[PDB]
Context: one part of a larger RNA, bound to proteins that are not shown
RNA sequence: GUCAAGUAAUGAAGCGCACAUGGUGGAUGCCUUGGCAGUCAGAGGCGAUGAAAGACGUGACAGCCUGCGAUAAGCUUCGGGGAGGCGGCAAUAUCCUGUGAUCCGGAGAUUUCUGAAUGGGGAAACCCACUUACCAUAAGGUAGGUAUCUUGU
RNA sequence: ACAAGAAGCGAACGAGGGGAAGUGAAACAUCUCAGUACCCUUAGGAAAAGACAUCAAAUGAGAUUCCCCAAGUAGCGGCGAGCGAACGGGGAGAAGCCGAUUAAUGCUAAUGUAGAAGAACAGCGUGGGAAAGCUGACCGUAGUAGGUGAUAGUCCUGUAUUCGAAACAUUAGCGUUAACAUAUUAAGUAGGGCGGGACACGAGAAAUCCUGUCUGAAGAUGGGGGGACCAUCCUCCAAGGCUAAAUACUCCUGACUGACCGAUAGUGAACCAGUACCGUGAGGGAAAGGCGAAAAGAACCCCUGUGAGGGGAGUGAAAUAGAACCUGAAACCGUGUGCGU
Repeated sequence: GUCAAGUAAUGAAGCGCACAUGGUGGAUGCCUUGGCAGUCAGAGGCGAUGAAAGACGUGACAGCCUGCGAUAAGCUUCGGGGAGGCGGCAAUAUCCUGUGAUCCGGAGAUUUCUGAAUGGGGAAACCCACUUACCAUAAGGUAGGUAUCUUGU
Repeated sequence: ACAAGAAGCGAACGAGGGGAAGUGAAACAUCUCAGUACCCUUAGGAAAAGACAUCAAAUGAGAUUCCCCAAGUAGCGGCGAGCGAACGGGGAGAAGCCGAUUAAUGCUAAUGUAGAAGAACAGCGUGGGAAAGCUGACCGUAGUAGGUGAUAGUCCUGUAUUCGAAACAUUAGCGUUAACAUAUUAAGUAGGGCGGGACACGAGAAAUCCUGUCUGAAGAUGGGGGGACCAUCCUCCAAGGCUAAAUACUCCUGACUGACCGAUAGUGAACCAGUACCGUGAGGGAAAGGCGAAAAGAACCCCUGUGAGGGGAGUGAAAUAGAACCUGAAACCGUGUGCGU
C1' cells in the first nucleotide's frame, strides 16, 4: 500500500425552536376640545314690525365653515378699553390704527328670495298679476296697497 | 264699506276629547296590562283644584294642593292573577272674596347686560428647559385655580377684597290712563227608570258622583249628606263667578358640584355629524382625537422619472418625535445567528 468486512462523521430544497432586529397594526398608558348627572337661582317663548327652518348671495383672495343681507366678515351712535388689527382651516396681499383701530356691551339703521307666506298660482327658494301716487318717455323705475277668518262701526 | 286681532313654529310639565295590544293570570274569555302607549284639542309660568248642599261621630273639626304615616291595613277580586283606599295623625303652605283681570304710561328703588385695581422670591447645584433639590426671605381677608420648556401663594392670567353704567331690559312700590268684567242666591235643576262610566269597590246587600235615553220635584213649615233602607240625631245649603302659596317640569341663562366617562367610553356626533352612506319615502345611520415646549415642519447636496421613497446635512433635549409623526402591545409577515431535521 491493495482487497475484504464492519462502522462514524458530513450535508438542507426547505422546515422547527430560541434569541436578536425590523415591518405591519394600533392595543395600552398618560392627555383633552367633548359628553353625562345634578344643586342653588333665573326664565319659560319666537312670529304679519314676517318666525322657526332654509335658498342664494356676500371678501383682495378658489372652496368649506362662521358672520352678515344688494348699506351684505358688515353701516350709525352711545359707553368700555388702550396697541395692535382686517373671523377659522390659513397664510399671503393691499392696508387700517393714539384724529383711539381690532375687540366687548346697550341702542338703532339696513335686512335678497322661500317658508304661517298673506295679491293669484306653484314641482319651496319660482311663474303671473291688478291697483294708488310720483317720475321717465318708451316697453320702465321709486314708495306703497291687494290672503282668509273673528270681533267692532 | 272702516279699525283691532288671530294664523305658524317650538323642550318638558297642565287640562281636556278619543284610546290599544304584546304581557300576567304558568292556557284563556271576566280581570291584568292601563286609562298606559299613541292620536287629537288647547293653555300658563305653572296648570288644575279650591272655601263646604265637606268630613266626623271624638272632648268634634273647618277650603284646595303637596309630603311622611295610617297601610300593603279595610275592602275589591274567574275571592284567581292581581287591584287597593279612607278616617285620622305629623308636616309644607296658609286666605278668603264678589274685578284677587288684562294692557300701557310716568316717577322711585334694586338688579342685569361691557368693565377697573388687586400683595409678595432671590442665590446656588442639576438639567434642553426649573415651577422640583439645597440655603435663606416675603405676602396672606389672596395657600390645594388655569397656565408657563419638569411639580409656582410671591412669572403670567387669576384669586381675597373693593368697585364703575351713557343706553336698554327685568323685578318691586306709587300714581294715571283704557279694555273687559262686576252673580245676588240660582228648574228641565235635584231626584227617578233604562244603558253605560267613575269611584280601591268587577252589580254586588251598593251608598256617592257623571250622563246617552225617557222623565221629573220641594223650593227654608224646604232640601243634600252621614255606604242598601227607615226612624232619630248631627252636619251642610247644589243648580252664579272667582282666588296666592306650598306642587309639576327643563328647549334654555348664570354659578357651582361630582368615590361620572375619557376616544370601542361618554351624546349618534371631542374631528366640517344627523354628516358620509343606505332607502321612492317615512326612516335608518357610521367611521374618524394626540409631532414638538416652540414649526425651529428638514436651506443645500446625492440616487430617482424635476415622481414616490430614501441617505447625508441641518433643527431639536429627543427624528425608530419627520408630519399616516406621543407611547407603539398582540395577532400576522420578514431578515440574521445557534442547534435540530